[PDB]
RNA sequence: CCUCCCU
RNA sequence: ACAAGGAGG
Numbered sequence: 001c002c003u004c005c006c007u
Numbered sequence: 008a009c010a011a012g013g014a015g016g
Base pairs, nucleotide, nucleotide: 001016002015003014004013005012
Other pairs, nucleotide, nucleotide, family: 007008tHS
């Protein structure tokens, strides 16, 4: 730096 | 939910 999970 | 937070490379 990018992706995923959450109320 | 506003958001934080966690994991992988």